[PDB]
RNA sequence: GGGGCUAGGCCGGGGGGUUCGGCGUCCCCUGUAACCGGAAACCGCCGAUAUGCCGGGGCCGAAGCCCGAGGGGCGGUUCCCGAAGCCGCCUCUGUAAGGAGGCGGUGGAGGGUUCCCACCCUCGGGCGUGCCUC
Numbered sequence: 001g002g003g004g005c006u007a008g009g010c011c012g013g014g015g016g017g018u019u020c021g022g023c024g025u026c027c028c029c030u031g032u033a034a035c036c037g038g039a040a041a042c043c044g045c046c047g048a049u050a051u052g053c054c055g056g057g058g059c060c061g062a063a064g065c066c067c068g069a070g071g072g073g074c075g076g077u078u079c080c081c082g083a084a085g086c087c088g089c090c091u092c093u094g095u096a097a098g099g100a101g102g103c104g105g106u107g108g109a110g111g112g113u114u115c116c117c118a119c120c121c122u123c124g125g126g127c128g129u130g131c132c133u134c
Base pairs, nucleotide, nucleotide: 001134002133003132004131005130008060009059010058011057012030013029014028015027016026020047021046022045023044024043035056036055037054038053064127065126066125067124068123069122070121071120072119075116076115079112080111081110085106086105087104088103089102090101091100092099093098
Other pairs, nucleotide, nucleotide, family: 006062tWH007061tHS008063tWS010034tWS012118tWS018041cWS019021tHS021050tSS024040tSS025041cWH030118tSS032034tHS039052cWW044052tSS045052cSS047048cWS073117cWW073118tHS074117cWW077114cWW078113cWW082108cWS082109tHS083108tHS084107tWS094096cWS
C1' cells in the first nucleotide's frame, strides 16, 4: 500500500422563556449531502457524573471526537449618550376644527461600549490512530 472486520464517530448548533438546576415539548436566531416514528407544562428524561426519554434506520469507519487560543462572521446582550414620531403645560403667532418655540414626559432611528454567539479559517493541546489477511 490492497482486501476484510469491529471499536468508535456523524445524522445539527445557539439564545429566550420556564425550572433549585440540566436537557426537551413552546418562542426566537441559525447550519448540513444527511435521519424516521412515538409520548411529554402546572408535564417528559435527569441531578453539577444532569446538556433529554422510548423505538426504528442510514452513512463514515480507525475513522475521528474533545479542550483551548486567535481571526472572519450572524443574532443576541450589558452599560454610557442619543434622532424621527407621539402626550400635556405655558409663550408668540392669527383664524389653518392650525402653525413656531420653551418645558417635562413618552419614545429609542443611530453611535460608543460589556458578555455571549449559529456558520467559516488558522495555530496549539488531549484521547484514539486497533484486529484478521495479502
Record summary: SRP RNA: 134 nucleotides with solved positions. The 2014 paper behind the entry is "Crystal Structure of a Signal Recognition Particle Alu Domain in the Elongation Arrest Conformation". Protein in the same entry: SIGNAL RECOGNITION PARTICLE 9 KDA PROTEIN and SIGNAL RECOGNITION PARTICLE 14 KDA PROTEIN. Entry title: Crystal structure of a Signal Recognition Particle Alu domain in the elongation arrest conformation. Crystallisation conditions: 17.5% PEG 400, 5% GLYCEROL BUFFERED IN 100 MM SODIUM ACETATE PH 5.0.